[PDB]
Context: bound to proteins that are not shown
RNA sequence: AAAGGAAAGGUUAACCGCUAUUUAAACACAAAAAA
RNA sequence: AGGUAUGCAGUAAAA
Numbered sequence: 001a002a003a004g005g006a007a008a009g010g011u012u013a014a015c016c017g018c019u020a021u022u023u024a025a026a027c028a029c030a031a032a033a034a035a
Numbered sequence: 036a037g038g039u040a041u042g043c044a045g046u047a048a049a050a
Base pairs, nucleotide, nucleotide: 011048012047013046017043018042
Other pairs, nucleotide, nucleotide, family: 001002cSS001003tHS008037tSS010049cWW014045cWS019021tSS020042cSS
């Protein structure tokens, strides 16, 4: 005032989902169960 | 105030 966006994705939270899942690339680094 | 770099499902909140 003439009364205006929320689907998918990212963030945070929550999470007993899953290779439908980050190199068989690499760097760094006082670092970690049970007893 | 579409979606940005492991990827498929999946709930909430929101400059």

This is an experimental structure of RNA (LSU-21; LSU-20) from Toxoplasma gondii, with 50 nucleotides shown. The work is reported in "Numerous rRNA molecules form the apicomplexan mitoribosome via repurposed protein and RNA elements" (Shikha et al., Nat Commun, 2025). The reconstruction used 375,745 particles. Ions in the entry include zinc. Keywords: Toxoplasma gondii, parasite, mitochondrial ribosome, LSU, large subunit, RIBOSOME. The entry has 75 different proteins, among them Large ribosomal subunit protein uL29m, Large ribosomal subunit protein uL24c and bL27m. Entry title: Cryo-EM structure of the large subunit of the mitochondrial ribosome from Toxoplasma gondii.